[PDB]
Context: bound to proteins that are not shown
RNA sequence: GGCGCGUUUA
RNA sequence: UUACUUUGGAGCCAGUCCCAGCGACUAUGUCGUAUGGACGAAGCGCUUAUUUAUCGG
RNA sequence: CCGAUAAGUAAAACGCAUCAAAGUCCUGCAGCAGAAAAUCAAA
DNA sequence: TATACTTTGATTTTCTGCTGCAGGATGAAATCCCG
DNA sequence: CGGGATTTCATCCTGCAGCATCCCCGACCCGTATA
Repeated sequence: GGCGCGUUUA
Repeated sequence: UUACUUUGGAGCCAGUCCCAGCGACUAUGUCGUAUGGACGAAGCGCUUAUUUAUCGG
Repeated sequence: CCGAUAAGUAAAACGCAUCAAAGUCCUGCAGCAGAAAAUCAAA
C1' cells in the first nucleotide's frame, strides 16, 4: 500500500 | 431503536516482466529495476453433510 | 455396511485475535498552497 | 582560477484541495378557483 | 361555497480594537568542487 471483520463513543 | 460520514487500534496478504515507465549499455535492441496498469495473494478455531489419501475386521 | 485422522468443499450459529473516539451543513465565489511544463533573467 | 552549474525571481497554461468570507437554516395570512 | 392551491409579507444582532502571534527564511546566492 491492498483486503476484510466489527466494539465503545447515555 | 439503524444500518451514515469519518479518525484511531488490532487481523491477513504486498508477487510475476505478460503491456508501459525508469536505469545501464554490448543502443531502433538486450539486461535489470516491481514505478504504474492487468492478473492473482488477502484470519483462525468450533458443529453438520460430503470427495480424496491413512488406519479398521 | 460404514467408523476415527490429514486436506478440501459448502452452510448456519458462535468464539478469539479486536479495541476507543468525533460529527454543522448547504450554496457561491475568491484567496492561498501543491504539481509539472514553457519563456526571460540574477549571482 | 573561472567557467560550469543551482536555486530562485517574474510572467503563463492546466488541474486539484483547504480555508475564509458572504447569503441562510419560512411561518402567517390573505385571496382565489372550482366542481 | 368549503377545500385546496396560490400569492404576499416580513422579522432582529451592537463593538470598541493596536504590532506580534504561528514558522522559518534570510543570511550567502554565493559557494564549492573540480576539471
An RNA with a sequence from a Deltaproteobacteria bacterium, together with DNA: 180 nucleotides with solved positions. It was solved together with CasX. The structure was determined by electron microscopy at 3.2 angstrom resolution and released in 2019. The PDB entry is titled "CasX-gRNA-DNA(45bp) state I".